Notes
The RNA has 40 modelled nucleotides. It was solved by solution-state NMR.
[PDB]
RNA sequence: GGCAACGGAUGGUUCGUUGCC
RNA sequence: GCACCGAACCAUCCGGUGC
Numbered sequence: 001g002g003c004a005a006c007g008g009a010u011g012g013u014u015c016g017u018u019g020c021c
Numbered sequence: 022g023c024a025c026c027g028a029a030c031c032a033u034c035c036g037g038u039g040c
Base pairs, nucleotide, nucleotide: 001021002020003019004018005017006016007015008034009033010032011031012030013029014028022040023039024038025037026036027035
């Protein structure tokens, strides 16, 4: 810094974790 | 019949283990 994903969701919002350069 | 588990929150819903 790009990118995808897991953490039971429904709507609203966010933190933790994963594999990799 | 009985204990145990389901990130945070807030309202609403649902699941799992050992027997």

Lee and Crothers published it in Structure in 1998: "The solution structure of an RNA loop-loop complex: the ColE1 inverted loop sequence".
The depositors describe the entry as "RNA LOOP-LOOP COMPLEX: THE COLE1 INVERTED LOOP SEQUENCE, NMR, 8 STRUCTURES".
Keywords: COLE1 RNA, LOOP-LOOP COMPLEX, KISS COMPLEX, RIBONUCLEIC ACID, RNA.